C1' cells in the first nucleotide's frame, strides 16, 4: 500500500449464477414480485488447426422495364428534418401536445454488434464486525441470515498516542424501476393501491463490472442558444448507435497522393560526429546581390438557407509538455418548398418596392513593410482508383449449433517464513512494581527520599534462546555474491519427469538504407538422467525371495584446512524441484571531524 | 571526529587511528604439485583517505522474440494499458519529499506548585496518513 | 469569488 493483477496444480470440463417446467410458503382485492424443492439448458464459459455433420433467415406496398428487379425507373404508404397556419390542451414567456398542405432526406426487412434504466448476483468495502446452528477447555472455524439513496448517533473493531471504521440498534428523509393494476383523458400526461432497491467498477486498454426483462438515444456531466432578469431554474441543439446482406485472395499495366530520413559541434551559411561490427552509401540543381513565411497593392471571378455529400481545416481556454475526444468556427460540391408582392423579386450573405450597387470569400504577379535558411530532389516504405488473369463463392448462402488435438492475464483450489497480538500448558528460583509535576541532595550527573493499587503461604515478579496453538501478515523490472522461506508446495521412473552441447537452421542492436549478427526464442541432430561394484552383516514380513537397520571400494557430489588449475587432508548426502517477504557481506554515492 | 586507557561517570593526564593523498620491491597466508590468488616497511611519489559515526542504492524509460488489447489514419506512421505481460540486451537521471503523532532533547512564560500545558525549534521512530511520478 | 470544457500519461 496503489480497485485487482506473486508461485504452483486443474482447466473451458466441474462448483456457483441465470433462463423454462412441475410442486409448495408468506402477503395481498388480484397482479407483478419475495421464499423452498425436483427436473433440464443453442445461457455466463474462451484461443489456435483438422476434418467431415444438424438446423437456417431477409428486402414496406403496386407496376414498368431489364437474361434475372430487395437492386434500374415511376406511384403510394410510413418514419424523421427545418419552415408556415389554426387550436379541443399545458405554460409568465420560451417552449411543449394535437391538425392541415408543401419541400428535404431514409431498404422502414433480416443476422450480428453496440448503447440507455431497474434488480441480479461478480472484483474491492463494510469485514480481526453483529445473530442462531455446529465443533472445540480455550484464543476461535465452518454454515445461514440481515443496509433506497442520505444526516445525526454511538454498542463492537483497528492502533503505542493523534486518529481511523461502524447492517448495533435508534431517530430524521419519502426518492428511482425504459415494474403491477385500477380511473380521467385525442395526446402531452394527471390520481388511488401495490411490489423491490447497502456502497465501487467517474478502472481510457490485461482482470471483474457477465448471463437475464425493456428499450434504440428515453441516461449523468459537458458547450451553444432563447425568455425572464431579483431566478415567475424553465426550455431548444449536439454528445445519443454502427457492420454485412456478394463480393473476397494473388498477379501484372498505368493515374495521382501520403509516411520517414532525428540531434549535436560549427557556418560566406560550407564542413565533422552522430553503429556491436574503418563494414559500404546518404547524390546533384537553386539560395545572405536573399529559400519558405506573415500584411499591403494590382486586377480578375464573387455570393445560395433547410435538408444531403468531402480519403476537406482550424486558434483559445489545463502550473506547464505531449497525443485524443466534445462543443464551436471555416473552406468546397449539389440544392427545395410553405409564404409575401410596385408579378420584378424576397424566402436564401449587406442596402435597396425592381433597375442598382457593397462586402465576405477563390486564384496568380512583378512589386512594398518585418523575418529569416532552406526548397526542389534523392533514397526506404503505404494504401487508393482503372484497366486484364487465375481461384474460391454468390439459397442450401449468411448466421447457431456438432467431432478431434493443443493451449491459457475466464473458473476453481494448494502452500508460504519474518514480525505483532491472544490462548492453554510443563519449568527455575526469589517473596515489588508502579506512578507523584511531592521531595531533596549531588561539580553537576550519578544518587535517594517519601505515597497509594495490589502482597502472596503455597504464590506476585524476573527469565526458559520454554511446549504446543489460534488471528493478523505475504503478490510492485534494472550494483554482484550468499542465508532463509525450504531438501517446503508441486511433480516424475527406465513410455521417462528434469538438464547440457564447444553441433546445424531461422527471426534477431540504439540518426537514415544496406550486409555480418551476441544474449534470447523455435526446430533438427546428439547425450546425462532416478547413487555403482559389495545382494558384505542385524532384524520385520512368512518359511526363503523381499522391506528397513548398519555398512569394504567409494566411481560420484559438494562444504570446510579456503588457492586459478592437476588435485593433498576432514564431513555430510543419493530422483528433479518454486514463488511473496526477511537477514548479511562486498561496489557507489551524500554530511561530522581531526589525523 | 572516533579509537585507547587512568579516569562511578564525562568532567580531566595524555594519547592514537593509513599519514591534506599512493604506485614499484624485502618479508608473508592456500597448497602434494604447475605455479597461482593477498598484507607490514624502502629508494619515494603526490591534493582531500576518512578513523569511525553514520543515511541510502530507487527510477524515466528505449530495443528484440513470444503472447494481447485501446486510441487515431484510406493504410504505412503516432500515443497509451505497472518499462502491458514473459523472456534478453541497452541510454541517462539520482544514491533522495511533506503533514499527524511519539523516545526524546533545546529556550522560554505560564495551568498556585513544571519533563509533565503551551509558544517556538534540532530532531527519531511509525506504508500512522499522503507522495508527485511525463513532472516538478 | 477564474479563464469555453475535459479524459489518460
Nucleotide at each position: 500500500g496503489g480497485g485487482c493483477g506473486a508461485c504452483c496444480g486443474u482447466g473451458a470440463a466441474a462448483c456457483g449464477g441465470c433462463g423454462c417446467u412441475g410442486g409448495g410458503c408468506a402477503g395481498g382485492a388480484a397482479a407483478u414480485g419475495g421464499c423452498c424443492c425436483a427436473g433440464u439448458g443453442a445461457c455466463c464459459u474462451g484461443g489456435u488447426c483438422a476434418a467431415u455433420g444438424g438446423u437456417g433467415a431477409a428486402a414496406g406496398u403496386c407496376g414498368g422495364u431489364g437474361a434475372a428487379a430487395g437492386a434500374c425507373c415511376g406511384a403510394c404508404c410510413g418514419g424523421u428534418g427545418g419552415g408556415g397556419c389554426g387550436u379541443a390542451u399545458c405554460g409568465a414567456a420560451a417552449g411543449a401536445g394535437c391538425g392541415c398542405a408543401a419541400c428535404a432526406c431514409c431498404u422502414g426487412c433480416c443476422g450480428c454488434a453496440c448503447a440507455g434504466g431497474a434488480u441480479g448476483g461478480c472484483u474491492u468495502c463494510u469485514g480481526a464486525g453483529g445473530u442462531a446452528c455446529c465443533g472445540g477447555u480455550g484464543a476461535c472455524g465452518g454454515u445461514a441470515c440481515a443496509g433506497a439513496a442520505c444526516g445525526c448517533g454511538g454498542a463492537g473493531g483497528g492502533g503505542a498516542a493523534a486518529c481511523c471504521u461502524g447492517g448495533a440498534a435508534g431517530c430524521g428523509a419519502g426518492g428511482g424501476c425504459a415494474c403491477c393494476u385500477c380511473g380521467g383523458g385525442a395526446a402531452a400526461c394527471c390520481g388511488g393501491g401495490g411490489g423491490u432497491c447497502g456502497a465501487u467498477g467517474c478502472a481510457u486498454a490485461g482482470c471483474u463490472c457477465a448471463a437475464a426483462c425493456c428499450u434504440g438515444u428515453a441516461a449523468c456531466g459537458g458547450c451553444a442558444c432563447c425568455a425572464g432578469u431579483g431566478g415567475a431554474g424553465g426550455g431548444u441543439g449536439c454528445u445519443g448507435u454502427g457492420c454485412g446482406g456478394a463480393g473476397c485472395a494473388a498477379c501484372g499495366u498505368g493515374g495521382a497522393g501520403c509516411c520517414a530520413c532525428a540531434g549535436g559541434c560549427a557556418u560566406g551559411a560550407a564542413g565533422c560526429c552522430g553503429u556491436g561490427g574503418u563494414u559500404c552509401g546518404u547524390a546533384g540543381u537553386c539560395g545572405a546581390u536573399g529559400a519558405g513565411a506573415c500584411a499591403a497593392g494590382c486586377g480578375g471571378u464573387g455570393a445560395g438557407u433547410a435538408a444531403g455529400g468531402g480519403a476537406a481545416g482550424g486558434g483559445c481556454u489545463g502550473c506547464g509538455a505531449a497525443c485524443a475526444u466534445c462543443g464551436c468556427c471555416u473552406c468546397c460540391c449539389c440544392g427545395a418548398a410553405a409564404u409575401c408582392c410596385a408579378a420584378g423579386g424576397a424566402a436564401a450573405g449587406c442596402c435597396g418596392a425592381a433597375a442598382g450597387g457593397c462586402u465576405a470569400g477563390c486564384c496568380g504577379c512583378u512589386u512594398u513593410g518585418u523575418u529569416g535558411a532552406g526548397a526542389c530532389a534523392g533514397u526506404g516504405g503505404c494504401g487508393c482508383c482503372a484497366c486484364g488473369u487465375u481461384g474460391c463463392g454468390c439459397a442450401u448462402u449468411a448466421g447457431c449449433c456438432g467431432u478431434g488435438a493443443c493451449c491459457u492475464a475466464a473458473a476453481c483450489g494448494g502452500g508460504g517464513a519474518a514480525c505483532c497480538u491472544c490462548u492453554u500448558g510443563g519449568c527455575c528460583g526469589u517473596a515489588c512494581c508502579g506512578a507523584c509535576u511531592c521531595g531533596g541532595g549531588u561539580g553537576g550527573c550519578a544518587c535517594c527520599g517519601g505515597u497509594c493499587g495490589g502482597g502472596c503461604u503455597c504464590g506476585a515478579u524476573g527469565g526458559c534462546u520454554c511446549a504446543a496453538g489460534a488471528g493478523g501478515g505475504g503478490g510492485a523490472g534494472a550494483u554482484g555474491u550468499g542465508a532463509u522461506g525450504a531438501u517446503u508446495a508441486g511433480g516424475g521412473u527406465u513410455u521417462g519427469a528434469c538438464c547440457c552441447g564447444u553441433g546445424a537452421u531461422g527471426c534477431g542492436a540504439u540518426a537514415c538504407g544496406a550486409c555480418c549478427g551476441a544474449a534470447g526464442c523455435a526446430u533438427c541432430c546428439g547425450g546425462g538422467g532416478a547413487g555403482c561394484u559389495g545382494u558384505c552383516u542385524g532384524a520385520c514380513g512368512a518359511a526363503g525371495a523381499g522391506u528397513c537397520g548398519g555398512c569394504a571400494g567409494c566411481a560420484g557430489u559438494g562444504g570446510g584446512u579456503u588457492u586459478g588449475g592437476c588435485g593433498a587432508c576432514c564431513c555430510g548426502c543419493u530422483c528433479c524441484g518454486a514463488a511473496a517477504g526477511u537477514c548479511g557481506c562486498a561496489a557507489g554515492c551524500g554530511u561530522u571531524u581531526g589525523c | 571526529c572516533c579509537g585507547g586507557g587512568g579516569c562511578g561517570c564525562c568532567a580531566c593526564c595524555c594519547c592514537g587511528g593509513a599519514a591534506g593523498u599512493g604506485a614499484u620491491g624485502c618479508g608473508a597466508g592456500u597448497c602434494g604439485c604447475c605455479a597461482a590468488c593477498u598484507c607490514g616497511c624502502a629508494u619515494c611519489a603526490c591534493a582531500a583517505g576518512c578513523a569511525a559515526a553514520c543515511g541510502c542504492u530507487g527510477u524515466a524509460g528505449c530495443c528484440g522474440c513470444g503472447u494481447g488489447c485501446c486510441u487515431c489514419u484510406a493504410a504505412u506512421a503516432g500515443g497509451g494499458c505497472u518499462g502491458g505481460c514473459g523472456c534478453g540486451g541497452u541510454u541517462g537521471c539520482g544514491a533522495a519529499g511533506g503533514g499527524c503523532g511519539c523516545u526524546g532533547g533545546u529556550g522560554a512564560g505560564u495551568g498556585c506548585a513544571a519533563c509533565u500545558c503551551u509558544c517556538a525549534c534540532c530532531u527519531u521512530c511509525g506504508a500512522c496518513c499522503c507522495a508527485a511520478u511525463c513532472c516538478a | 469569488a477564474u479563464u469555453g470544457a475535459a479524459g489518460u500519461u